[PDB]
RNA sequence: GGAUCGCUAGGGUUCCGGUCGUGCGGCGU
RNA sequence: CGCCGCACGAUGCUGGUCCGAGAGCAAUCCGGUCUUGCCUUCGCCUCGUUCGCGAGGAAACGGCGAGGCUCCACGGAGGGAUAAAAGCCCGGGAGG
Numbered sequence: 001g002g003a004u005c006g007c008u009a010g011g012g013u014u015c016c017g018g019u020c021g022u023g024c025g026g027c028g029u
Numbered sequence: 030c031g032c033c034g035c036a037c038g039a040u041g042c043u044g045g046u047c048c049g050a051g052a053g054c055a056a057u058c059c060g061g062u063c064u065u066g067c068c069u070u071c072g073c074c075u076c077g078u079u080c081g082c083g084a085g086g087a088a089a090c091g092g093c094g095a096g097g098c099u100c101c102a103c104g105g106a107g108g109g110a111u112a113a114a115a116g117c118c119c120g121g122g123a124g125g
Stems, first nucleotide, its partner, number of pairs: 001059004006054002010048002015045002017042001018040007026032003060099001064095005070089001073086004101121001103124001107119003
C1' cells in the first nucleotide's frame, strides 16, 4: 500500500433497566 | 395519603444489548532497503593453470531466512438504512 479483528469518542431507542401515567390488587391508619 | 406488586401505554433517560469512526486508538494478515546473514553465477579483477576450470576478492541479479519501516490525509449541504440515530453508509464523494 490492501484486507481483517477489535477498542473508544460518538450515537440512538427494537430488548432490558430507569421514569411517568392509567387500570387492577396485596399491606397499613 | 404513603407503598412495591402486576398488567397496559408513553418516554432517550446515566446504563447493559445494539450501531460506531478514512482523516480516533490498537492489533493481525496480505501485498519496500533498513542493513543484513547464508548460495547459486567463467562479464571484471588477483594469484594461479596441465590453458579445461580453480583459489581469492568487488558490484550486481535470481533465490532463502532474520530484521527495520510501511506515507499522507482540509472538507460541507443534502440524502440512506436499520426500531432509531451517529465521527455508520452515499463519502479519502461535491468541493478546496

An RNA structure (Guanidine-I riboswitch) from Burkholderia sp. TJI49, in which 125 nucleotides are resolved. Ions in the entry include phosphate, strontium, magnesium and potassium. Primary citation: Trachman 3rd and Ferre-D'Amare, Rna (2021), "An uncommon [K + (Mg 2+ ) 2 ] metal ion triad imparts stability and selectivity to the Guanidine-I riboswitch". The depositors describe the entry as "Burkholderia sp. TJI49 Guanidine-I riboswitch". An Rfam search finds the family "Guanidine-I riboswitch aptamer" in it. Rfam links the family to the GO term regulation of gene expression. Rfam 15.1 lists 1,509 matches to the family in 1,281 species. From the family's description: This family represents a conserved RNA structure found upstream of the ykkC and yxkD genes in Bacillus subtilis and related genes in other bacteria. The entry is indexed under Riboswitch, guanidine, potassium, ion, A-minor, RNA. Lineage of the source: Bacteria > Pseudomonadota > Betaproteobacteria > Burkholderiales > Burkholderia.